[PDB]
RNA sequence: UCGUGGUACAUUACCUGCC
RNA sequence: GGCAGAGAAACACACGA
Ligand code: PDI
Repeated sequence: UCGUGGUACAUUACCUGCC
Repeated sequence: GGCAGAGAAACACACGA
C1' cells in the first nucleotide's frame, strides 16, 4: 500500500413515510 | 431541521497478501 472479515447485526450521507 | 423505516461510504481494528 492491497485484498478479505465483523462486533458495523452499527448510523451520519442518500431514498421513503410522517412533523 | 425532528421522528420512524430503510440503509451505503469513510475511518479503526483482525487476519491475509
Ligand atoms: P451533511 O454534511 O449533509 O450535514 C447534515 C445535513 C442534514 O441536516